[PDB]
RNA sequence: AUGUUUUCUG
RNA sequence: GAAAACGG
RNA sequence: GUUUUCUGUGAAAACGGA
Numbered sequence: 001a002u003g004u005u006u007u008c009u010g
Numbered sequence: 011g012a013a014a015a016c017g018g
Numbered sequence: 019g020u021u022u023u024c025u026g027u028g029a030a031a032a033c034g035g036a
Stems, first nucleotide, its partner, number of pairs: 003033006010025007
């Protein structure tokens, strides 16, 4: 971060 | 949230 | 309501362009 991934979330 | 199948 | 397939949005975290 107009990048990668993760957790919870309808 | 959608769809498929089922239940009642 | 049960099971299956596919899929939202938001909050947060680590990495990190440095």